[PDB]
C1' cells in the first nucleotide's frame, strides 16, 4: 500500500430438499466379472489343445490365445 | 460380484425459504 | 505486488 | 570507441552462478 | 611467497 | 570438482530374486435440483538408458544420465 464482487443483497444461523442407501443376515445361480482348485519335494502346478521357453523339483511349470469342471464370492 | 426378502445412521457447500445486513475474493 | 546475472587484457560514477 | 576520482581497497552472512584456480589492481 | 576487490544486500 | 541418497502410472510410496502393486488425480455409469462425498470399472508402467550373471531381473555386479543433501574453492 494495490484490482474485482457488492445495500437490487457479500457474510452469518436455521429448515430438510440427499436414502429405507451402505453395513449385517437368508435364498438363487456361478450364465458379465473376481479368488482357490488334490500327496510330498519344488519359490509357484484345476485339466486339456496350439504356441514360446526350459537348468534342477519336476509325468506335466512362471508368458500369448481357445475350450471345459468344481466350489466360495 | 449380480437379483429377491428382512434389520438398519449421518452428511459439507451452491441454489430455494426465513432474521439480519458491509464487508468478501485477488496482487 | 520488492532489492539483478555470475571467469574480467580489472570494476563503480562525471566528462568526448 | 576515449580521460578524470574512487574499490583510497582491512571486517561477516546470505542469494545466484561456475567447477576452467585464467586475467587485472592493492596490501607485508 | 599469502590475501583482498573486480555481481546485489545489510552488518 | 569430492562423497552420500533416490530414480517406479499424471503425483506420492512399497515390493528385496517368482514376470505388476495400494491411495490421490483423470475418464465412463449411479441415487442426488447442482457440486462434493461414496460405489463399479478403464487408461496411463516394462520400474531412467545399456551391458553381464541367472532358466528367469523392478530387485544381483559394472558403466552411464538425471534430481536432491552435504565438503571444497572462485565469482
Nucleotide at each position: 500500500g494495490u484490482u474485482g464482487c457488492a445495500g437490487u443483497g457479500a457474510g452469518a444461523g436455521a429448515a430438510a430438499g440427499a436414502a429405507g442407501u451402505a453395513c449385517u443376515u437368508g435364498c438363487g445361480u456361478u450364465a458379465c466379472c473376481u479368488c482357490a482348485u488334490g500327496a510330498a519335494a519344488g519359490c509357484g502346478a484345476c485339466c486339456u489343445u496350439a504356441g514360446g521357453g526350459c537348468g534342477g523339483u519336476g509325468u506335466a511349470a512362471g508368458c500369448u490365445a481357445a475350450g471345459g469342471a468344481u466350489g466360495a464370492g | 460380484a449380480c437379483g429377491c426378502a428382512a434389520c438398519g445412521a449421518a452428511a459439507g457447500g451452491c441454489a430455494u425459504u426465513c432474521u439480519u445486513g458491509a464487508g468478501c475474493a485477488a496482487u | 505486488a520488492a532489492a539483478a546475472a555470475a571467469g574480467a587484457g580489472g570494476c563503480u560514477g562525471g566528462g568526448a | 570507441u576515449c580521460u578524470c576520482a574512487g574499490c583510497a581497497a582491512c571486517u561477516a552472512g546470505g542469494g545466484u552462478g561456475g567447477a576452467a584456480c585464467c586475467g587485472c589492481g592493492g596490501g607485508a | 611467497u599469502c590475501u583482498c576487490g573486480u555481481c546485489c544486500c545489510u552488518a | 570438482g569430492c562423497g552420500g541418497a533416490a530414480g517406479u502410472a499424471g503425483u506420492u510410496c512399497a515390493g528385496u530374486g517368482g514376470u505388476a502393486g495400494a491411495a490421490c488425480a483423470c475418464c465412463a455409469c449411479c441415487u442426488u435440483g447442482c457440486c462434493a462425498a461414496g460405489g463399479u470399472g478403464g487408461g496411463g508402467g516394462u520400474c531412467g538408458c545399456g551391458g553381464g550373471u541367472u532358466c528367469g531381473a523392478a530387485u544381483c555386479c559394472c558403466g552411464u544420465c538425471u534430481u536432491c543433501c552435504g565438503c571444497u574453492c572462485c565469482a
Source information
An RNA structure (T-box GlyQS leader (155-MER); tRNAGly (75-MER)) from Bacillus subtilis, in which 230 nucleotides are resolved. The depositors describe the entry as "Cryo-EM structure of the full-length Bacillus subtilis glyQS T-box riboswitch in complex with tRNA-Gly". Rfam match: tRNA. On this family, see Hou, Trends Biochem Sci 1993: "The tertiary structure of tRNA and the development of the genetic code". Its family is annotated with triplet codon-amino acid adaptor activity in the Gene Ontology. Li et al. published it in Nat.Struct.Mol.Biol. in 2019: "Structural basis of amino acid surveillance by higher-order tRNA-mRNA interactions". Method: cryo-electron microscopy, resolution 4.9 angstroms. The entry became public in 2019.